RNA sequence: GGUUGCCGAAUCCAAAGUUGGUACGGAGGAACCGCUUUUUGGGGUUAAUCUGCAGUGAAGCUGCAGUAGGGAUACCUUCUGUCCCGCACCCGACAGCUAACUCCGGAGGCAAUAAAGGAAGGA
Ligand code: 2BA
Ligand code: 5GP
Numbered sequence: 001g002g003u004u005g006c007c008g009a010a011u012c013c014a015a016a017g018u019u020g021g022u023a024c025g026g027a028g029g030a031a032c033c034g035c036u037u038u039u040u041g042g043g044g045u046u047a048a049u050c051u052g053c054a055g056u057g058a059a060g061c062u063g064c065a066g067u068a069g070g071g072a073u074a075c076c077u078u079c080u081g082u083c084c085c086g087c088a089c090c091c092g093a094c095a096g097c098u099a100a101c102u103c104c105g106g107a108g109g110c111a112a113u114a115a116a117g118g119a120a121g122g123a
Base pairs, nucleotide, nucleotide: 004111005110006109007108012021013020014019024105025104026103027102028101033096039093041094042091043090044089045088050066051065052064053063054062055061069085070084071083072082073081075122076121077120078119079118080117
Other pairs, nucleotide, nucleotide, family: 001023cSS003005tHS008010tHS008107tHS009105tSS011022cWW023106tHS029100tHS030098tHS032097cWW041092tHS042095cWS046048tHS046087tHS047069cSS047085tWS049067cWW056057tHS056059tHS068086tHS081115tWS091095tWS
C1' cells in the first nucleotide's frame, strides 16, 4: 500500500483478442573505503540461521532440546506480561560496498470471546 483484522514487497489500473502500466519491493553495477582466504566452492531472496543429541560410517533427511532473528497482543506507538514463527526457493563458478546506469518481483497464507491482558503518551 491493502484488509473487518493479521503475516508478507506482493495492492491497484487500463486493457482483455497481449498484455502494458502501479502503490510497494529485490538484484547487478565506479570512486572512496573494505577484503586480499579464492572445492574446504561461493552467493541471492526470506525472520527462517546456527548449536549440541539420536536414526547414519559421510552429505542430506527425520525427531528432540535450544538458538541468531522474527510476528501477534484487535484505535495508534512504546514498555510490560502473554501466545507464537524460526519454512521454503533460487543463481550456476559468479557478484563486498557502490554514483550514473542495467535487469527483475509486485505471490500466497490465515484470524473469530480471545493475554482482542495491564501501563504511559497519543488519537
Ligand atoms: P533477479 O534479481 O534477476 O534474481 C534472479 C535469481 O538469481 C534470484 O532468484 C536469486 O536466487 C539469484 N541471485 C540474484 N542475485 C544474486 C547474487 N548476488 N548472488 C547469487 N545469486 C543471486 P530469486 O531469489 O527467486 O529471485 C527472483 C526474482 O524476484 C529476482 O530477480 C528479484 O528481482 C525478485 N525478488 C527477489 N526478492 C525480492 C523481494 N524481497 N522483493 C521483491 N522482489 C524480489
Ligand atoms: P482528533 O483528530 O484528535 O481525534 C479524532 C477522533 O479520535 C475523535 O473524533 C474521537 O473519535 C477520537 N478521540 C480523540 N481524542 C479522544 C480522547 O481524548 N478520548 C477518546 N475516547 N477518543 C478520542
Molecule: c-di-AMP riboswitch aptamer (ydaO/yuaA leader)
Organism: Homo sapiens